[PDB]
Primary citation: Ocampo et al., Nat Commun (2025), "DNA targeting by compact Cas9d and its resurrected ancestor". sgRNA from Deltaproteobacteria, together with DNA: 162 nucleotides with solved positions.
Context: bound to proteins that are not shown
DNA sequence: TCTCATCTTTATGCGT
C1' cells in the first nucleotide's frame, strides 16, 4: 500500500407512523357591509372576512373479484415460514429500468418479532383450509433511450 | 418530528 475487522461522523436508500398546512361540503361564533320592517330600541334576510367543529380529497391512471379485508372454527408453527432461493407477474408505457407490491415451487444462502418463565416450555403475532360476512387491494409526484 | 433497517465515503486504530 491492498484487504479484513472495530469504532465514530456525515450522507444516501427503503420501510412505517405522528402532526402542521392546503382544499371541498356542512354547522357554529364574532366583526363589518347591504336590504326590508318598526314610533323607537331593535327584529329578520343576504354577502364578506376571521376563528372554530365535523366529514371528505390530495395524483391522473393501470392492474386486480381466480382479488382484498373482517369474523369464527380446525390444523401447522425452526422436520416451519418468508422480507430468503429459483422462476414468473402488476405498476408498464413506444422500449428498458429502478423502487414498491406479489404468484408458484423450495429450504443451498439469508432472516425470524412480543409476553410469562433462571429454563425446558406455553401463548400471541404468523402460515394453511373451511364456513360466514362484506367490497376491497397493489402501485403510481424518478430515471434512460426514444 | 419520531421509529426501524441497510449502504457509501471519510478518518482512527488493530490484524494478515
Nucleotide at each position: 500500500g491492498a484487504c479484513g475487522c472495530a469504532u465514530a461522523a456525515a450522507g444516501a436508500u427503503g420501510a412505517g407512523a405522528c402532526g402542521c398546512g392546503u382544499u371541498a361540503c356542512a354547522g357554529u361564533u364574532a366583526a363589518g357591509g347591504c336590504u326590508c320592517u318598526g314610533a323607537a330600541a331593535a327584529g329578520a334576510g343576504c354577502c364578506u372576512u376571521a376563528a372554530u367543529u365535523g366529514u371528505a380529497a390530495a395524483a391522473c391512471g393501470c392492474c386486480u373479484a381466480u382479488a382484498c379485508a373482517g369474523u369464527g372454527a380446525a390444523g401447522g408453527g425452526a422436520u416451519a415460514u418468508a422480507c430468503g432461493c429459483u422462476u414468473g407477474g402488476g405498476u408498464u408505457u413506444g422500449u428498458c429500468c429502478a423502487g414498491c407490491c406479489u404468484g408458484a415451487g423450495c429450504c443451498u444462502c439469508u432472516a425470524u418479532g412480543c409476553c410469562a418463565g433462571a429454563a425446558a416450555u406455553g401463548g400471541c403475532g404468523c402460515c394453511u383450509u373451511c364456513a360466514u360476512c362484506g367490497u376491497g387491494g397493489g402501485u403510481u409526484a424518478g430515471g434512460a433511450c426514444a
Lineage of the source: Bacteria > delta/epsilon subdivisions. The reconstruction used 1,164,607 particles. The entry also contains HNH nuclease domain-containing protein, not shown here. Released in 2025, the model rests on electron microscopy data to a resolution of 2.73 angstrom.